[PDB]
Context: bound to proteins that are not shown
Molecule: SL2(RsmZ) RNA
RNA sequence: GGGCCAUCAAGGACGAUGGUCC
Numbered sequence: 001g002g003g004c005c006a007u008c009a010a011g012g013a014c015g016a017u018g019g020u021c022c
Stems, first nucleotide, its partner, number of pairs: 001022008
C1' cells in the first nucleotide's frame, strides 16, 4: 500500500472499527 472476511454507524463524512493474507 493492496486483496479477502466480519461488525458498528438515527450517520448528512466519499463514515468508522476489528480479523485474515501478501